[PDB]
Description
RNA promoter stem-loop A fused with tRNA from Dengue virus 2: 139 nucleotides with solved positions. It holds a match to the Rfam family "Dengue virus SLA". Rfam describes the family as follows. Flavivirus stem-loop A (SLA) is a secondary structure present in the 5 prime untranslated (5'-UTR) region of viruses of the genus Flavivirus. A reference for the family is Lodeiro et al. (2009), "Structural and functional studies of the promoter element for dengue virus RNA replication", J Virol. It comes from the structure "Dengue virus RNA promoter stem-loop A fused with tRNA-scaffold". Lee et al. published it in Nat Commun in 2021: "Structures of flavivirus RNA promoters suggest two binding modes with NS5 polymerase". The structure was determined by X-ray diffraction at 3.4 angstrom resolution and released in 2021.
RNA sequence: GCCCGGAUAGCUCAGUCGGUAGAGCAGCGGAGCUGUUAGUCUACGUGGACCGACAAAGACAGAUUCUUUGAGGGAGCUAAGCUCAACGUAGUUCUAACAGCUCCGCGGGUCCAGGGUUCAAGUCCCUGUUCGGGCGCCA
Numbered sequence: 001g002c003c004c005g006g007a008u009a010g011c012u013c014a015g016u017c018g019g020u021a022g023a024g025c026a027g028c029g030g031a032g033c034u035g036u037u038a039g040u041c042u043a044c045g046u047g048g049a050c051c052g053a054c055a056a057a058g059a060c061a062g063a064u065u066c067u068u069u070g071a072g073g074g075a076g077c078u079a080a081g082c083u084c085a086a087c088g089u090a091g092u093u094c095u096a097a098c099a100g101c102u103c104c105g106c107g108g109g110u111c112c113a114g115g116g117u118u119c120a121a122g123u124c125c126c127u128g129u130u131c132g133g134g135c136g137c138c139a
Base pairs, nucleotide, nucleotide: 001135002134003133004132005131006130007129011024012023013022019119027106028105029104030103031102032101033100034099035098036097037096038095039094042090045087046086049083050073051072054070055069056068057067058066059065112128113127114126115125116124
C1' cells in the first nucleotide's frame, strides 16, 4: 500500500427484511438474615492487693524513696457476703468496619466520528478513524 470484517450503557454482548434501542451479572437503593475482626455488656473460674536492713531489673525531685516480677511470710481456727482491678473461657450482651447471600425496586446511551439516499437510518451508500485478519512491499 490493496482486499474482507468489527465498534451499541461501567463491562460482555443482542438487535427483525429501514418503522419509540435492551438483556445478564456489575451498580445504586429498600429490606431480612448469615460469618470474621477490634472494643462493650452479663455469668463461672484463675492469680493478685500488705509485709519487708529479701532478690532481679528499671526509675530519681534523695523523700516514711518509688515502679514492675518473684522468694518467703500469712498472723487463734473454719466458713458466706462484698470493693477495686488483671487474665481467660463461654452469650442470640451491645457497637463499628469488612465480606456474602436472598428478596424487592430502579435510571440509563449523542449506537466511532463526519456527509448522502429516504416520510423515516443502530440498520442502506460514499469517507475516513482506530481494533482485527489475509495479501503485497523491502532484504